Entry title: Crystal structure of the coxsackievirus A16 polymerase elongation complex. This is an experimental structure of RNA (Template RNA (33-MER); Product RNA (14-MER)), with 27 nucleotides shown.

Context: bound to proteins that are not shown
RNA sequence: CAGGUCUCUCGUCGA
RNA sequence: UUCGACGAGAGA
Numbered sequence: 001c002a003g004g005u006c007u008c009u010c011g012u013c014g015a
Numbered sequence: 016u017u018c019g020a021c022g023a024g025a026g027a
Stems, first nucleotide, its partner, number of pairs: 005027011
Other pairs, nucleotide, nucleotide, family: none
């Protein structure tokens, strides 16, 4: 160097 | 308010 499918919320850099 | 990249927390 490794360790899923996701949701929301926050942050950092843009538009 | 809205959109992309990245990081985080909580939840399932």
Ions in the entry include phosphate and magnesium. Crystallisation conditions: ammonium dihydrogen phosphate. Protein in the same entry: Genome polyprotein. Primary citation: Bi et al., Virol Sin (2017), "Crystal structure of the coxsackievirus A16 RNA-dependent RNA polymerase elongation complex reveals novel features in motif A dynamics". Method: X-ray diffraction, resolution 2.5 angstroms. The entry became public in 2017.